[PDB]
Context: one part of a larger RNA, bound to proteins that are not shown
Molecule: rRNA 18S, nucleotides 2 to 886
Organism: Giardia lamblia ATCC 50803
RNA sequence: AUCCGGUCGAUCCUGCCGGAGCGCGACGCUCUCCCCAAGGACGAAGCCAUGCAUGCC
RNA sequence: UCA
RNA sequence: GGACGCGGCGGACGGCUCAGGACAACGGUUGCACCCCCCGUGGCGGUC
RNA sequence: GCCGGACACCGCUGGCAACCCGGCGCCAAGACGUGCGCGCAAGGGCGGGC
RNA sequence: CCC
RNA sequence: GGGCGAGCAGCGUGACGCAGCGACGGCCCGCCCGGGCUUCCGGGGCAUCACCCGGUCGGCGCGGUCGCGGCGCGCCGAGGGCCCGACGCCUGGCGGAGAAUCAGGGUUCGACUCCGGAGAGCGGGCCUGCGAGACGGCCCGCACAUCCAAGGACGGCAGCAGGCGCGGAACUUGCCCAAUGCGCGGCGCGCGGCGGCGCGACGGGGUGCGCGCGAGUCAGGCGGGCCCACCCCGACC
RNA sequence: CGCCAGGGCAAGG
RNA sequence: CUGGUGCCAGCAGCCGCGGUAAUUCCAGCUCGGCGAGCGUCGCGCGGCGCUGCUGCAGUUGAAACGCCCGUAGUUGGCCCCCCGCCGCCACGAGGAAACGGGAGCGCUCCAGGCAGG
RNA sequence: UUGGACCCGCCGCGUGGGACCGCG
RNA sequence: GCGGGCCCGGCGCGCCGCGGCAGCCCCGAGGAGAGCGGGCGGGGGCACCGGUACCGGCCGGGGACGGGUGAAACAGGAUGAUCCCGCCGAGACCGCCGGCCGCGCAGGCGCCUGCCAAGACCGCCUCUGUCAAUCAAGGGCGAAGGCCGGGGGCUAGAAGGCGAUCAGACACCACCGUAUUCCCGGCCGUAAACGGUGCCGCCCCGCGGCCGGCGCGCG
RNA sequence: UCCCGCCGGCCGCCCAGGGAAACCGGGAGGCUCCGGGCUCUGGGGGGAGUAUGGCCGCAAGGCUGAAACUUGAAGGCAU
Numbered sequence: 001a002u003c004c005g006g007u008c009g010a011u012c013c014u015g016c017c018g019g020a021g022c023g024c025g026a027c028g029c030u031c032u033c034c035c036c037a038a039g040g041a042c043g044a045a046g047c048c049a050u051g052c053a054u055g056c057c
Numbered sequence: 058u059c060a
Numbered sequence: 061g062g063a064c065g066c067g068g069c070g071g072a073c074g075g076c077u078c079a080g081g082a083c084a085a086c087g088g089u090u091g092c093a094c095c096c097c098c099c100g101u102g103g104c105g106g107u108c
Numbered sequence: 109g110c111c112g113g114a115c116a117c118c119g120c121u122g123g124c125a126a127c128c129c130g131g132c133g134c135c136a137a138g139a140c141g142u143g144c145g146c147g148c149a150a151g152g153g154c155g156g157g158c
Numbered sequence: 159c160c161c
Numbered sequence: 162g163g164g165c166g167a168g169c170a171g172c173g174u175g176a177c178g179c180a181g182c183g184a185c186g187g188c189c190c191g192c193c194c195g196g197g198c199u200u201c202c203g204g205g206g207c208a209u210c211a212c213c214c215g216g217u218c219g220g221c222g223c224g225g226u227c228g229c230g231g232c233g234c235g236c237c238g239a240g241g242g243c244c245c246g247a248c249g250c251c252u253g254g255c256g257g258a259g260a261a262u263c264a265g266g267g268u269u270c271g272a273c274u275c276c277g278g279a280g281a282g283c284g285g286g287c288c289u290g291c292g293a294g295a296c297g298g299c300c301c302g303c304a305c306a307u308c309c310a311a312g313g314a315c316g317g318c319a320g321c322a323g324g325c326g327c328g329g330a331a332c333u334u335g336c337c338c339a340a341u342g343c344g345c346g347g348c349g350c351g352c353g354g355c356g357g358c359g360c361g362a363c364g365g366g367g368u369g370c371g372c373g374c375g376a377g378u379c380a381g382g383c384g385g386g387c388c389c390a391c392c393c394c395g396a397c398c
Numbered sequence: 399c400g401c402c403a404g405g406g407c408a409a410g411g
Numbered sequence: 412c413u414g415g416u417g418c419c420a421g422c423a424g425c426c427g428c429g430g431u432a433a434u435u436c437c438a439g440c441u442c443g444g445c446g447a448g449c450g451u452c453g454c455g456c457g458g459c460g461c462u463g464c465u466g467c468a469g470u471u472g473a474a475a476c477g478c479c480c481g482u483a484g485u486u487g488g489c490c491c492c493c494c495g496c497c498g499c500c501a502c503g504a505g506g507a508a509a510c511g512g513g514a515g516c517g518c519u520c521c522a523g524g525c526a527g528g
Numbered sequence: 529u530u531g532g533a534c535c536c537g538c539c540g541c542g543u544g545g546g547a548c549c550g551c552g
Numbered sequence: 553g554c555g556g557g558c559c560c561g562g563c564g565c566g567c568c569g570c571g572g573c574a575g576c577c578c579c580g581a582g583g584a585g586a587g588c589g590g591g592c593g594g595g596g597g598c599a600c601c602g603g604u605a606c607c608g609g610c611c612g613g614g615g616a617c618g619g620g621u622g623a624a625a626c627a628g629g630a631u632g633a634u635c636c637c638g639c640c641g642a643g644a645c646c647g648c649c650g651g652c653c654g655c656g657c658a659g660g661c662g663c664c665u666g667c668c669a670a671g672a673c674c675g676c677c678u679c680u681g682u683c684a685a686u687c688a689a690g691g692g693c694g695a696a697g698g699c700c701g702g703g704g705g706c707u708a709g710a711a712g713g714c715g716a717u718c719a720g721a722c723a724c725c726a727c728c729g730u731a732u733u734c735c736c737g738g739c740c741g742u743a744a745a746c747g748g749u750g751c752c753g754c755c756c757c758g759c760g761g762c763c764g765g766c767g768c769g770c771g
Numbered sequence: 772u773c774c775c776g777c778c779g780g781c782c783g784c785c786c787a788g789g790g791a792a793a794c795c796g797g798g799a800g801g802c803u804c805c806g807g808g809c810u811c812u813g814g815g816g817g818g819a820g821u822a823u824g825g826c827c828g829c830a831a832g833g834c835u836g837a838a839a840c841u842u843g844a845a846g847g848c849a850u
Stems, first nucleotide, its partner, number of pairs: 003019004009850001012847002021456009033365002039358001040327001046325003050322003055069003076280003086203003091198002095196002100192001102190002111141001118133003122129002147179002153174003163169001205251003212242002217239008255277003259270003282303002285300003305316001307314002335355003342350004377397003381393002400445003405426002411440005421428002467813003470793002475810001477693004484686003494552003498548001499545005505538001511535002515525002554572001555570001557567002583683001584680003587676004592671001596668004602646002607641004612636002617628001654661002698739006708732001712728002715725001750809003754801002758784010769773001788795002815842003824835003
Other pairs, nucleotide, nucleotide, family: 007014tWH007845cWH008010tHS010849cWW014845tWW015844tHS016843tWS020458cWS030360tWH030447tWS032366cWW035522tWS036362cWW038359tHS042330tWS044326tSS045077cHS049323tHS052351tHS058066cWW059065cWW060063tWH065116cSS072290tHS075281cWW079279tWS081255tWS082252tWH085204tHS086256tSS089200cWW090199cWW097194cWW099193cWW101191cWW104188tHS105187tWS113139cWW114137tWH115136tWH116135tWH121130cWW124126tHS124127tHS125310tHS125313tWS142184tWH144183tHS145182cWH149178tHS151176cWW152175cWH156157cHS156168tWH159563tWW160562cWH161561cWH162164cHS165167tHS182186cSS208247tWH209823cWW210248cWW211243tWS211246tHS212247tWS214240cWW216219cWH216237tWH217240tWS218240cSS220231cWH225230tHS226228tHS231236cWH258271tHS258508cWS262456tSS265466cWH266464cWS266465cWS275507cWS280319tSS284301cWW288295tWH289293tWH290292tHS295298tHS304317cWW309312tWS318322cWH321351cSS322334cSS328330tHS328331tHS332357cWS333356cWW336386tWS337339cHS338350tHS338352tWW340353tWS341352cWH368399cWS376398tWS380394cWW384389tWS385388tHS399446tHS403410tWS404441cWW408409cHS408424cWH409443cSS416419cWS416433tWH417431tHS419429tHS420429tHS420433tWW423426tHS427435tSS460805cWW463814tWH468474tWS473813cSS481689tHS482688tWH483687tHS489578cWW497549cWW504540cWW513533tHS518522tWH525531tSS526530tWW527529tWH546547cHS546548cHS556568cWH569571tWS569572cWH580681tWS580682tHS581682tWH583681tHS591672cWW593655tSS593670cWW594653cWH595669cWW600664cWW601663cWW604644cWW605643cWW606642cWW611637cWW614634tHS615632tWS615633tHS616629tWS616630tHH616632tHS617633tWS619627tWS620625tHS621623tHS624715cWS625715cSS651662tWW656659tHS658693tWS674765tSS681682cHS694741tWS694745cWS695742tWH698830cWS699829cWS707733cWW709731tHS710730tWH711729tHS714726cWW716724cWH718720tHS721723cHS739829cHS740831tWS749799cWH756798tWW757785cHS768774cWW782797cHH787796tHS790792tHS790793tHS791847tWS792848cSS794799tWS796798cHS798800tHS815844tWS818839tHS819838tHH820821cHS820836tWS821837tWH822836tHS827832cWW828830tHS828831tHS
C1' cells in the first nucleotide's frame, strides 16, 4: 500500500476521456480578536524626475 | 600629523 | 580658539540582480619540490 | 652631527551664462628630497653520489 | 650496482 | 639530519651591482585569513546534428607572467576526439546546500535566506593601491536622455523609497544607528533595526452557556531611541 | 457567519 | 414540494437536462458540505503497474525486423584455497551551518524559540 | 547545580573480511 | 621454475649443477567445431534428352453447317469448313502416381541420361580444449508484378477492339488481341514474405500416425 | 516379416495449468507466489505514413518520418 463514472439488446475485456487529494501563483465573493510572516523574479539585464545609500582621526 |  | 586645509586609514568588505556562460561554473577530492598577499600575532634589526 | 625648498587652507587682485579655474604672497610636519650607519637586495660561475 |  | 616519500633548503668561494632601511628605526622572516591556478569522480535536450579540429595534438628554444603551461612567437613532427554519442544546433539554462509529492522504488522544480560564480545600458582600455581590468573611479566608440546667453558642460536606481512602461500578477517618496556587525574610533552606517501597506501562506481563540464573559471606551502601569501592539490593574459595556 | 450545491459519479427533495 | 419557461432562455469537468405534469434551467421553501474562509483558472506531484529497475504489453485489441552472416555492446557451464590486483560488505578518519530527523525545556496552549532553576 | 547531546555531505582516503564475480 | 652456495644486512646482477623439490597437463559438458562409416531426400548448378497436348501448315476422304452461351449474337464455311487419318514445324509444360510424404536459410523444390561440389541425422572407447549465445553499423539472399540491354515467341493474356446484358454497363459473360508470361547479363528489395506466434537453454499427465538412422528380441 | 525400445524430424487428440474469451497445451504452461540470457516493437481514434529534410534507386519506389488541428470513443472475443 483503496477507487469511481463514461463503447452494449444484454455480457466479459483492452483502452483512453472525466471525477476524487496536497502544494504554487492569479481572479471572484466574504470578513470578529490575537500571534508568526512572504511581498516588480516569471522570454521589460526596459527607462528613470526627486531625496538619501561612506566616512573617521 | 602639523594651530 | 576653532573651523578650513595638509597628511593618514577606509571606501576591493557590506547591498542588488541572474543578462551572459552546458567537458564552463558548481559539488566533493588533491597539489603548488610552479606561486602572491594588507592588517594582526611572534621574531629579527651590523649596511661599501 | 639636527639639513633643504614648496604645497594646500588663508590675504590681494580676476575670467566665466554655469560648470570650473587663473596670477601674485607671506606660513608646519609622524609630508617629501637628501641623506649621519658595523657591508649585503635580486640575479649569475663553481663547489653530489659514476 | 640502486636505495 | 636544517628537512623530506622524494637532491630539497642553507653555506662556502670566485665575479658583478649598489637596491631597500636610516631627519620620531625598519628593511626582512615565520603564522594567519584571502586569492590564483591545479589532480580525480559527478556535471541539460535534439541523430530530420555522423564524422570533427588545424595553435588544432606532441617536441625544442626564447619571451612574458606573481607563477606553470601553445599563454605567446620561431623552428620540427602528424598528431588529438568519436555510437561508453565526438562535433554542431537549441534552451522562456546560474550551480549546490535544498524544496513540492508520498507504503516501498520514484517523478518534477532548483528566481530569492547560506555558500560559490558572474554583471553594473552594450563593446573595449586603464590609473591609483597589498589587494580592482572597480563603474555611488577615470578614458573612448555606440544607443539614449539633461541644463545652456548657442560658446559649452554633463548622466548611469540589476543600492533604499518613489514614478513611468510592461504584464494575469508584487506595499511608505517613514523614524533611528539604541541592539547585531563593520569601519574608523563615539562617531558614521537605507548594513542591520523599529513602526506603515499587506485574506500569499501559517498558528490560536469567538459569534454562548443557563447566567457570566470578550469585542470596543476611558485612566495607570509595563515596554519602547521616540510611539504603539502583547501582558497587567481600575471604572463603563 | 460566507461560499458552493441538492439526477449519477458524490453528502443533501 | 410550488410557481415560471416550453430543444427557447439556459445548465452541464464526463454521462447527460430542456419539446407547453422539467428530481438538472430560472425562483421560492426546505435540507447538505467545508467554514473566517469558500469558489473559478493555469501548472507540478499523486491517482497511473496509462512509461513498468522494483513492475506493463507484443496469436486475434497498438505492437516479433522476409531471412542468413556479422563488428561494437551485453551475456557466458563445471573445476583447485589458504597468494596478488579490482568489484562488493562492514567499521573508521576528514570536511558547514541552516533545513530534515532527534534527547531535554509549560513562549498560559500553539505555529515557535533555545531556553531556563 | 545547568544545558543547547546525537544523526544526516562521500563512486576519494584508512583498517578487516573474502563466500560471489573477473584476470595472473 | 624453484632451492642452495659465490654473497656480503637486505634487494638487484651474473655465477657454477652445485641435487635439494614427486620439478612443470583437472576433466573431457545430453556446449561447440573437426573426422570416419552408413544409409537418406521434388536440396543446388551445368550439359543432354522423352512424351502427349495446345497452335500453325500440307496430302487425301466426304459433303452442310460449325463455333459460343444460362440463352444468344460478333468471328469461321461450296476459296469445301466443322469431322477422320497420315506428315512436317515451333515454344512452353512435366499429368494419373502426388500424400496430416520428403528436402532447403527463407523466397522455394517433380521428364531422361551424365557430370560437379554440398547437407542435416544416426552410429562411434576417434581428434581438439571453451574455440560459445544474441547481435547496432556492415555484407549476402530474396514470390509475383516492374525496369535496362540482348534473344525468342506455342499458350494464356493487363491495355486496346468488338458481341451481348442493362435504365446506363465505359463491368461481370462471348470473341480478337499488345506488353507480359520463356532464356541470358544486370537492377529493384517489396507480399495476409502467415504459425498474423523472434533466437539459445532447462522441466513438463498421457494416447496415437507417418519419415530417416540404430539396437535387443523371438520366428 | 514381424516386435520392443533409443536419437532426430513432421503431425493429430488431450489431463493439469494458462487466458477476456476463441482457444493453447512439443506452449499461449512452470508468472501479482511476478527476476535464465540477448535483440526488435507498442502506448485512445483521426489528421498520416502525409508535409518537410536526408540516404538509396534509371524510373516505378523504398528506408527514415513530424506539427498545427480535430474527436468520445474506436477496437477484441463472445450471447